An RNA structure (28S rRNA, nucleotides 1299 to 2343) from Homo sapiens, in which 881 nucleotides are resolved. The sample was in a buffer at pH 7.6. The entry is indexed under Selectively stalling, translation termination, drug-like compound, human ribosome, RIBOSOME. Method: electron microscopy, resolution 2.8 A. The entry became public in 2020. Li et al. published it in Nat Commun in 2020: "Selective inhibition of human translation termination by a drug-like compound". It comes from the structure "Structure of a drug-like compound stalled human translation termination complex". Rfam match: Eukaryotic large subunit ribosomal RNA. The family is grouped with related families in Rfam's "LSU clan". On this family, see Yusupov et al., Science 2001: "Crystal structure of the ribosome at 5.5 A resolution".
Context: one part of a larger RNA, bound to proteins that are not shown
């Protein structure tokens, strides 16, 4: 350390597929585009077709044709067609595609640069301010060519026209302005095609069935035993007749019970991987009739047949089967096969009968291009110009200065438009002392209101593409040498805010076009792990520490390693780390409490404590608790629903006091009845009281048994403010290694003689410091005969910075697999393929090489060329197990 592949925002997943092993097995080919890349020929290019060559191993090739160049494409457009149909420029003449900025390169080149020393000159080399000529390309301006307007006024003549042709000034075109194409390979991407595999239900055209079953016909066969008892009939018995009564008899019926047969009710029985792709036991249903049946005939697929269930029509019927048309389509599922390197998405704009999809534009890779800065001076070494002072442009998710701009947030209503709440203070009158009405205040409001009004933000600016000078143009404009606007000179570098940075441009293109999460703003909803928006960031695509566990929080993003150090978290054991004499304190919970997101709690309460805040009372002595004269003419007013104690309605003075009730105070129509209220001495020192907020607790209840992660913690292991150790991430330093990228890095100097930040000479003049007799000079190596390695330039060697990744792109493959051209004086019966191996190694890896074994006959390496070229996955396909 949770099982791969898959589709999703999210997959271990209670989401799908997938027992397992072998084989098979999926972007092909062809045609037309486009661009990109090699090659050959080039204003042309190419035979493709079709001819011509010893006799056709290879050879069906190869080769040649000639303006056989027919004929394509390309050298010319434009216009809908008639048709027309690309030369300026300089001063008649020269010239032959105008000009402005820019602009790789190459030209000049003042000025510097050296050699023993100057003198004078010479010959090369180096550096260089300036200045020339400018390539491709890009911007801009003029020119032409054709289409078409609008103005005009000539010109021509075999036709004198309803004729041909010109010109100026706009505007349309896929055009011109010294050509770039053909043509052949490769590679993409795109589309048509079975078109990367596989999959529909359908749609047609032909043709096979009535051995089932449905209907009709034609010929055959079959159906115990019993019950009820129709007409017909005969006796007797009544009647006056029509007639009626009784007893047999008689044997009718889509008759009844009930065998054979024929169906098939219920048990919702057995079975339900069955005896059976519809059975079976029991009970049921009908059983002389619309009965049951065997042969034999009709009827056939949009048809048949049907006592009608959309029933039957060969286990198939709301349109049978069998073949093709067909690999039918599929915006829809499910697969899609070998490694490594580098880069690296989007779920969003507009537009679609557009919402499971697609063009669009971004967003990504490749291929490149043009250009910058430059490489740096063999070792060497900051420099070599003109006392200062300067060190290219350009560019930017940023800031500063300058400057515009906005009406949100907040504030405003004694500002305007709404909304509104109270008094006051005026008095006029179509109100009936009321309001109205007016002036002054006054409470509270605004997403769709407002003077005013912010933080953030939004544009521009900060120079040579300017700045000063001159002229010159003009059909514009005009009192004017005006006014613009353009052109030419000329002249000015202190490069005119910080910081950082290499930059500009084409061309092809893949994937996407379901998105979610979080802080802040925010809309709808009670709300939601809801719906819908802004800004970032992230997560999809992504791993790693922390959060016990987690897509999405904190930290911090990743090449393979060691070594030190952290970050967010932690440090009682679990589990590295406090095994500190850690520092002050708060809190006991019979449901403590314990750390972002996050995973549980309010009101309101507590004489639990512990803080704090205001405010009272106290030795002219409180607080609590015992009491010592310690209440009463006045009971009044309210009233006989409550007064000569003690109340539900407005009350409210006095004790003859040391201070006292028209009540709190023994609940009360009571002279009920005790001794509070206020004490000076007793008890003699502080305390009452209302806030407030900290921590615990009350409030506080759900279902399997259980969760600060667990164990457990209470002089803390808890909650608060703090210290100093210390532990470890892929994070950060310092090494080693791969690899990428970047230096337009370096090496052809294998120069053991190769050597220079200038070198020679050659006379003209001297110095040192060498050899003296004050006169005068080159050693081209060699007592050694010699002196590593390297450079497959497609190699080698060196610097610095780097290294996530899904779809999706692009590179390198000395990775593999089959066949072909070549090549190895290749391997092989003295043992080839294959296959197997606890052998032995290499290679990041893909794979590959050795040895054993084991087989019996052919196989491999390199350089090219060519594919039916690598498989875990498909409810994949056959095969075994």
């Nucleotide at each position: 350390a949770c099982c791969c592949g898959u589709c999703u925002u999210g997959a271990a997943a209670c989401a799908c597929g997938g027992a397992c092993c072998a084989a098979g097995g999926a972007g092909u080919c062809u045609a037309a585009c486009a661009c990109g890349u090699g090659c050959g020929c080039g204003a042309g290019u190419c035979g493709g077709g079709g001819g011509c060559u010893c006799g056709c191993a290879c050879g069906a090739a190869a080769g040649c044709c000639g303006c056989c160049g027919u004929g394509g494409c390309g050298c010319a457009a434009u216009g809908a067609a008639g048709g027309u149909g690309a030369a300026g420029g300089c001063c008649g003449g020269c010239c032959g595609a105008g000009g402005u900025g820019g602009g790789a390169u190459c030209c000049c080149g003042a000025g510097g640069c050296c050699u023993c020393u100057c003198c004078a000159g010479u010959c090369c080399g180096c550096c260089g301010a300036g200045g020339g000529c400018g390539c491709a390309c890009c911007a801009c301006c003029g020119g032409c060519c054709c289409g078409u307007c609008u103005c005009g006024c000539c010109c021509g003549c075999c036709g004198c026209g309803c004729c041909g042709g010109g010109g100026a000034g706009g505007u349309g075109g896929a055009g011109c302005a010294c050509g770039a194409g053909c043509g052949c390979a490769c590679g993409u991407g795109u589309u048509a095609g079975g078109a990367c595999c596989c999959g529909a239900a359908a749609g047609a055209u032909g043709g096979u069935g009535a051995a089932c079953u449905a209907u009709g016909c034609c010929u055959g066969g079959g159906c115990a035993g019993g019950g009820c008892g129709a007409a017909g009939c005969c006796a007797g018995a009544g009647g006056a007749a029509a007639c009626u009564c009784u007893g047999g008899u008689g044997g009718a019926g889509g008759u009844c019970c009930g065998u054979a047969g024929c169906g098939g009710u219920c048990c919702u029985g057995a079975c339900g991987u069955g005896c059976a792709a519809a059975u079976c036991g029991g009970u049921c249903g009908u059983c002389c009739g619309a009965c049951c049946u065997g042969g034999g005939u009709a009827u056939a697929g949009g048809g048949g047949c049907g006592a009608a269930a959309g029933a039957c029509u060969a286990a198939u019927c709301g349109a049978a089967c069998c073949a093709u048309c067909u690999a039918g389509u599929a915006g829809c599922u499910g697969g899609u096969u070998c490694c490594c390197u580098c880069c690296g998405a989007a779920g969003u704009u507009u537009c679609c009968c557009u919402c499971a999809g697609g063009a669009u534009a971004g967003c990504u890779g490749g291929c490149g291009c043009u250009c910058u800065c430059g490489c740096a001076g063999a070792c060497c070494c900051g420099a070599c110009g003109c006392c200062c002072g300067c060190c290219a442009c350009g560019c930017a998710g940023u800031u500063u200065u300058a400057u515009c701009c906005g009406g949100u947030a907040a504030a405003g209503c004694g500002a305007a438009u709404g909304a509104u709440u109270a008094g006051a203070g005026g008095u006029c009158u179509u109100g009936g002392u009321c309001a109205a009405c007016c002036u002054a205040u006054u409470c509270u409001c605004a997403a769709a209101c407002u003077u005013u009004a912010a933080a953030u933000g939004g544009g521009u600016a900060a120079g040579a593409a300017g700045c000063c000078c001159g002229g010159c143009u003009c059909g514009c404009u005009g009192g004017c040498g005006u006014g613009g606007a353009g052109c030419c000179g000329g002249g000015c570098g202190u490069g005119g805010a910080a910081u950082g940075c290499g930059a500009g441009u084409g061309c092809c293109u893949a994937g996407u076009g379901g998105g979610c999460c979080a802080c802040u703003u925010u809309u709808g909803g009670u709300a939601a792990g809801c719906a819908g928006a802004a800004c970032u960031g992230g997560c999809g695509c992504u791993g790693c520490g922390g959060g016990a566990u987690g897509a999405a929080c904190c930290g911090a993003a990743c090449g393979c390693c060691g070594g030190g150090u952290u970050a967010a978290g932690g440090c009682g054991c679990c589990c590295g780390a406090u095994g500190c004499c850690g520092a002050c304190g708060c809190u006991c919970a019979u449901c403590a409490g314990a750390c972002c997101c996050c995973a549980g709690a309010a009101a309101a309460g507590g004489u639990g404590u512990u803080g704090g805040u205001u405010g009272a009372u106290a030795u002219a002595g409180a607080c609590a608790g015992c009491a010592g004269g310690a209440c009463g003419g006045u009971g009044g007013c309210c009233a006989u629903g409550g007064a000569a104690g003690u109340c539900g309605g407005a009350a409210u003075c006095c004790g003859c006091u040391a201070a006292g009730g028209a009540g709190u105070g023994u609940g009360u129509a009571a002279c009920a009845a005790c001794u509070c209220a206020c004490c000076u001495g007793c008890c003699g020192a502080a305390u009452c009281a209302a806030c407030u907020a900290g921590c615990c607790c009350u409030g506080a209840a759900a279902a399997u048994g259980g969760a600060u992660g667990g164990c457990g913690c209470u002089g803390g292991a808890g909650c608060g403010u703090c210290g100093g150790g210390c532990c470890c991430a892929u994070a950060c330093c310092c090494g080693g290694c791969c690899g990428u990228c970047g230096c337009c890095g370096g090496c052809a100097g294998u120069c053991g003689a190769g050597a220079g930040u200038g070198g020679a000479c050659g006379g003209g003049a001297g110095c040192g410091g060498c050899g003296g007799g004050c006169c005068g000079g080159a050693g081209c190596c060699c007592c050694g005969c010699g002196g590593a390695c390297g450079c497959u330039a497609c190699g080698c060697c060196g610097c610095g910075a780097c290294g996530a990744g899904u779809a999706g792109g692009a590179g390198g493959g000395c990775c593999g697999c089959u066949g072909c051209g070549g090549u190895g004086a290749g391997c092989c019966u003295u043992g080839a393929a294959g296959c197997c191996u606890a052998g032995g190694g290499c290679g990041c890896g893909g794979g590959c090489c050795c040895g054993g074994g084991u087989g019996g006959a052919g196989c491999c390496g390199c350089c090219g060329c060519a594919g039916g070229u690598g498989c875990a996955g498909a409810u994949c396909u056959u095969g075994g197990u």